[PDB]
C1' cells in the first nucleotide's frame, strides 16, 4: 500500500484491531456531528 472486522447513531483512509491477493478466528476502546 492493499483486504477484512467486533464494536458504535455516526468509521469517504475509522486516526483502533486482524490478515496478505486462497488477505483466518477473534477484540474494546475511541468520534466531526
Nucleotide at each position: 500500500c492493499u483486504g477484512g472486522g467486533u464494536c458504535g447513531c455516526a468509521g469517504u483512509a475509522a486516526c483502533c484491531c486482524c490478515a496478505g491477493u486462497u488477505a483466518a478466528c477473534a477484540a474494546a476502546a475511541c468520534a466531526a456531528g
Shown are 33 nucleotides from a PDB entry: RNA (PREQ1 RIBOSWITCH) with a sequence from Caldanaerobacter subterraneus subsp. tengcongensis.
It comes from the structure "APO PreQ1 riboswitch aptamer grown in Mn2+".
Released in 2020, the model rests on X-ray diffraction data to a resolution of 2 A.
Lineage of the source: Bacteria > Bacillati > Thermoanaerobacteraceae > Caldanaerobacter > Caldanaerobacter subterraneus.
Keywords: PREQ1, PREQ0, QUEUOSINE, RIBOSOMAL BINDING SITE, APTAMER, METABOLITE, PSEUDOKNOT, H-TYPE, RIBOSWITCH, RNA.